[PDB]
Context: one part of a larger RNA, bound to proteins that are not shown
RNA sequence: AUGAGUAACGAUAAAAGAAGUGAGAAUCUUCUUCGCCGUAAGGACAAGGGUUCCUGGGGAAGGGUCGUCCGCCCAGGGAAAGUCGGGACCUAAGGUGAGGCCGAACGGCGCAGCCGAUGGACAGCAGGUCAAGAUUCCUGCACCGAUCAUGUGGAGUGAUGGAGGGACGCAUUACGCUAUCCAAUGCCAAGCUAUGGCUAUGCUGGUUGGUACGCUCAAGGGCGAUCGGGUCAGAAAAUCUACCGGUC
RNA sequence: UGCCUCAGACGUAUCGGGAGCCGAAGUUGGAAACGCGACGGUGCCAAGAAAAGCUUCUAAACGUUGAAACAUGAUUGCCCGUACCGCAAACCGACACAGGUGUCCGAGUGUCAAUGCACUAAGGCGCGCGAGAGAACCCUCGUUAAGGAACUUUGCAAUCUCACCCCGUAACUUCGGAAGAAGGGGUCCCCACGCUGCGUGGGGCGCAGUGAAUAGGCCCAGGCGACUGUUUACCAAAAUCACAGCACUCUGCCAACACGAACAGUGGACGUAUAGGGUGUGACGCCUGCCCGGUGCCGGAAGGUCAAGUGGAGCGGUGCAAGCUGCGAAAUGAAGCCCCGGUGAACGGCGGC
RNA sequence: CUAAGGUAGCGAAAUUCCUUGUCGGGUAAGUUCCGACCUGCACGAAAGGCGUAACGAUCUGGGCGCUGUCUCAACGAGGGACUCGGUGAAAUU
Numbered sequence: 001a002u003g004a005g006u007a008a009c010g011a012u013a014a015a016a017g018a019a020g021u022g023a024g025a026a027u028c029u030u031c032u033u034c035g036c037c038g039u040a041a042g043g044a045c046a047a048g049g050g051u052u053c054c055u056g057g058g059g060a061a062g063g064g065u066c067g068u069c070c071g072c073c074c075a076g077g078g079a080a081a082g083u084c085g086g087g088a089c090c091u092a093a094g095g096u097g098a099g100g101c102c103g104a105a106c107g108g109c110g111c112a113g114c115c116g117a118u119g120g121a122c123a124g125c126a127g128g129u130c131a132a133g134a135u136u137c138c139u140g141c142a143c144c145g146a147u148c149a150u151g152u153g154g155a156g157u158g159a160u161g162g163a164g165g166g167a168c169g170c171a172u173u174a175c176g177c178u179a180u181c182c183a184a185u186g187c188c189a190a191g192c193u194a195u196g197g198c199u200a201u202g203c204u205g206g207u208u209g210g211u212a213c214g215c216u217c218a219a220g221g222g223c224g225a226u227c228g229g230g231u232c233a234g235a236a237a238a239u240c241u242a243c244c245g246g247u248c
Numbered sequence: 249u250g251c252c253u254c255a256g257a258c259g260u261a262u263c264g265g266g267a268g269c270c271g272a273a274g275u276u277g278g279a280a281a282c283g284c285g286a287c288g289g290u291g292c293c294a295a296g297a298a299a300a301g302c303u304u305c306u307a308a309a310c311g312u313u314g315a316a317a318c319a320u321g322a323u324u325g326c327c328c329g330u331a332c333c334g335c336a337a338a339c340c341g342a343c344a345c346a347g348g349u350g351u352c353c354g355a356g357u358g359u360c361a362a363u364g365c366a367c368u369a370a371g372g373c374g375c376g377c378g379a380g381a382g383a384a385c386c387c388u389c390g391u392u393a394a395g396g397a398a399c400u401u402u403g404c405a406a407u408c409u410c411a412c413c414c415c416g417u418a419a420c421u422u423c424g425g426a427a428g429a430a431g432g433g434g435u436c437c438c439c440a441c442g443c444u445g446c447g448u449g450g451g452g453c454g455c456a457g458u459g460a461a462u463a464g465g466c467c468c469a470g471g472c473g474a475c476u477g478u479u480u481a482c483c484a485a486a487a488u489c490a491c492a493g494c495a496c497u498c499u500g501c502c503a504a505c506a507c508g509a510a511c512a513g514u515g516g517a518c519g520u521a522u523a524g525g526g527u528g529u530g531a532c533g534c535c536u537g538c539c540c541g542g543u544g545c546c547g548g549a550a551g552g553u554c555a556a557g558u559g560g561a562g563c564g565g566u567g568c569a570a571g572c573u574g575c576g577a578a579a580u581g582a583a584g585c586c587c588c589g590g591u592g593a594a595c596g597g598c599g600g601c
Numbered sequence: 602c603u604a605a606g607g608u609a610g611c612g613a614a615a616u617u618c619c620u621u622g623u624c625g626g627g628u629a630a631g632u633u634c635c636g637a638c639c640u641g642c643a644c645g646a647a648a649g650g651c652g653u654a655a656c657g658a659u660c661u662g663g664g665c666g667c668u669g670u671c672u673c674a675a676c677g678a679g680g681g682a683c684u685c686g687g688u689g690a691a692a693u694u
Base pairs, nucleotide, nucleotide: 001694008688009687015033016032017031018030019029020028034374035373036372037371042353043352044351045350048333049332052331053077054076055075056074057073058072062070063069082143083142084329085328086327087326089120090119092118094115095114096113100109101108102107124141125140126139127138128137144325145324146323147322148321149320150319151318152317156310157309161305162304163303164302169292170291171290172289173288175285176284177283180279181278182277183276184275186207187206188205189204191203192202208264209263210262211261212260213259214258216257217256220253221252222251223250224248225247226246227245228244229243233241234240268270293296339348340347355368356367357366358365359364377686378685379684380683385681386680387679388678389677390676391675392674394672395671398670403667412434413433414432415431420425422531436452437451438450439449440448441447442446443445453457465665466664467663468662469661470660471659472657473656477489493529494528495527496526497525498524499523505515506514507513532652533651534650535649537598538597539596542595543594544591545590546589547588548587551586552585553584557580558579562575563574564573565572566571599602610644611641622638623637624636625635626634
Other pairs, nucleotide, nucleotide, family: 002693cWW003692tHS004691tHS005006cHS005689tHS006690tWH007689tHS010343tWW012679cWS013373tWS014034tWS021025tWH022024tHS022068cWS025068tWS026065tWS026377tWS027065tWW027376tSS036041tWS038040cHS038370tHS040354tWS040370tWH047334tHS047336tWW051078tWS051079tWW054131cSS059072cWS061072cWS063344cWS065377tWS065687cSS070071tSS071337tHS077132tSS078130cWS081330tWH091117tWH091298cSS093116tHS097112tHS098111tWH099110tHS102510cSS107509tWS108510tWS117119tHS119297tWS120299tWS129134tWH153316tWS154313cWS154315tHS155311tWS155312cHS155315tWS161237tWS162234cSS165301tHS166300tHS167299tHH168298tWH178281tWH179280tHS188272cSS191202tWW200202cHS206273tSS218255tHS219285tWS230242cWW231233cWH235236cHS238305cSS265274cWW266272tHS266273tHS269270cWW282363cHH293295tHS332338tWS333338cHS334336cWS335350tHH336339tHS336349tWH341345tWS349350cHS364462cSS365461cSS384682tHS392669tWH393669cWH393673cWW395398cHS396668tHS396670tHS397403tHS397405cWW399670cSS403668cWW407667cWS409464tHS410458cWS410463cSS411435cWW411463cWS416430tHS417429tHS418427tHH419426tHS421424tWS422424cHS422653tHS452457cWW454456tHS458463tWH474655tWS475491tHS478488cWW479486tWH485658cHS492530tHS494593tWS499503cSS500520tWS501519tWW501520tWS503517tHH504516tHS504524tWS508510tHS529647cSS535646tWS536647cWH539604cSS540594tWH554583tHS559578tHS560561cHS560576cWS561576tHS567570tHS593647cSS597605tWS599600cWH607608cHS608646tWH609645tHS613622tHS613640tWW614616cWS617619tHS627631tWS627633cWW628630tHS631633tWS631634tHS646649cSS669673cWS669674tHS
C1' cells in the first nucleotide's frame, strides 16, 4: 500500500445564552442560569515525581476534534526555622563488627561496641500577607539551652559504675470537659419587600482565638511517711535502692 | 480522711480576629467525640520491647573567704527538608489510562442509630470531538392481557420478599440453638389527654402511609464436610487444605530433628518427657473385628556367610652366594545379611463355580 | 488353598457393570430423587465404619410465593448503530 475515509475519540454527572479576545472560536476569558460529587468527585499529609508552582510571552509538535488555552515551548522569579520532621541523642529486628571461632580460595560466623525509625526523647502560640513561601518572614507577646556579667548564695560538686523510673496487652465501662454542631420573639449588622399574603415576632448574615492575672466554680487523677538492723543482695562504695522489723 | 493537681469553665485586662459600610455584637438552652482529664475502673488470658534523656547515690578527682542553685541583664542559636502534584492529568499502570496507592480531618436535613440511604453547605467539577436523526440489529433499562416455569441441563436470569414495633413460631437438639423458622398485624396528618418522644382516645386525606432512596424470598428432604477459617495473582473456593480432639512412634539434653565449605556458628530452646520432632486420622457419640505368611521395624544374636587388617605356612623369579624381590594360603578379623520371636491408629491382605 | 478369609455397622452408594434392578413414595406422565430389598461387577472399621444438632456464595430432589424463563412477544426509554463536519486506526492481504 489494502482494510478506508471504515471502527472509534477512553464511563449516559447533560448543557444553554450573552459579552470579550482574536488572522481564524461549539471548545480560551468573563457574566447569568443549568446539571454532577459532597466519609467526596472537599481538605491536609507520606511516599514518590522534580520546576510540573507564579508572571510575561509562544502555537511547530504533545492535547484522541479545535485551540487565541494547558500539567506543552521560551525567558525570568518563588522555595527563609534555636522551638515542625530528621541530624549534631537512644535503642528493636536487622546489618556490622578490633579481638575471637571456622573455611581449597573469594569467604562463612561472631561477645562488647557501633549503625540502623516504623518506636523512645525534646523548647511557642495567636494573627498578617508576594503573582508565587510560611508553627520558617513580618507583628504581638512566650519558651529552650549555652556563655558571661551584676548580685543573692557565700560552699559542695556529685561519674562510661549502683538504684529508681522510663516500661508498654486486649475487651468493656463510670464521671467531668473541650473541639464541634443544633434551636430561639437573645444580641448585632444590612436592606428590601411587591407576585394572592407577611410590614415583622418576616427574610440574610454574624454571634470568639491567644496571652496574663484571680482570697472565683470544677469532676477527674497521683501520693502514704520517716527512725533503725543485717551482712549473706545491687563489684566495692554509698546519705540512694532492695529485705527486715518500730513508728502518725 | 490529709497533701498535690489542674482537664475545663467563669471574671478583668489586653492583643488579635470579626460581618460589613474603618469595624458591631458577642446571649440562653441542648447535643457531643476515638480528643483531654488520666499512666481512671473492672473483667480476661493468649500474660503483653530496649535504651538514653530524666530523679537519686557514692568512687576517683577538684575544693572547701571568688561553690550547687536562684534572680535580672546581655550575648549565642549550626546542618539537611519545606515550591507544586500528592485517591491522581503531575506517583505505580508503555497513554491527559474507568485500574490501584499508606495516615489524618470530613458540615447539615430527615431517617431507631450510623462514616448507611436521599437531597444539599463549603469546596470542587460537567470526565478535551461535536451536531443531527429517530431503520434493522446490539448493550443498560421501564411497563405488560390472559397463563404462570409450560422455558430449560438447571427458575440460570428478572420478579416476588425488604427497614423498625407488637403478636405468634415446628421436626430436632450437644439444651446454647434451629429462629429473622414459618405466619399475622401496625406504619401518615391533625386534636385533646397521660407519661421523661412514646402510649391512650378521636377525627382527616389518598390508590397507596419505612408513600422517594438504602433494607431478607421462604419451607420440606437428601449427599459431603462438624464447625470460624485457607486455596489454584489471570477459566476450578469445593466434598480440597488446615482445625481442636485422638493415636502410633521417637527423643535424658552439646536431646531427637533441621541450615551449613565447618570439632565454626545457629535453630529447636534461654524449652528439658504434662516438653520437643515426625506420621496419619480429623469436633462430638457408639465404636474400631480377622490375618506376622511376605515388606518394614523392635528385640535375640546357638549357627551359616562377610572387608581391610593380624598371620605369612608354601609357589616362583634373579644372582656364585649373602641377599633382593613377584605372588601367596590356614587360622584369626566388626557392623551388617541369612536364621529365631514379636510388632497393624506399621506398608498391606480379608478370594476362586 | 494362601496367613487369613469380613466383628459390628452400611449397601443399586460420590462405590452398581448388567441398570431406567424390583416394589412403594411423590407427578397426568419420574433414566433423577427418597424409602425398603438385597444378586455388594468392584463397602467396611483412625488411607477409619455407622450416626449426628449447628454450619455451607457446597451439590441433589421437591413444594410454596412471584415473575416476559416461556406460550409470544409488544410498546417505551437511554448508550450505540445510521447522516454532516474535525481527527482517524486495526487484524488481514

Record summary
Solved structure of RNA from Deinococcus radiodurans R1, 694 nucleotides shown. Rfam match: Bacterial large subunit ribosomal RNA. It was solved by X-ray diffraction to 3.4 A. The work is reported in "Ribosome-binding and anti-microbial studies of the mycinamicins, 16-membered macrolide antibiotics from Micromonospora griseorubida" (Breiner-Goldstein et al., Nucleic Acids Res., 2021). Among the 26 different proteins in the entry, which are not shown, are 50S ribosomal protein L19, 50S ribosomal protein L34 and 50S ribosomal protein L22.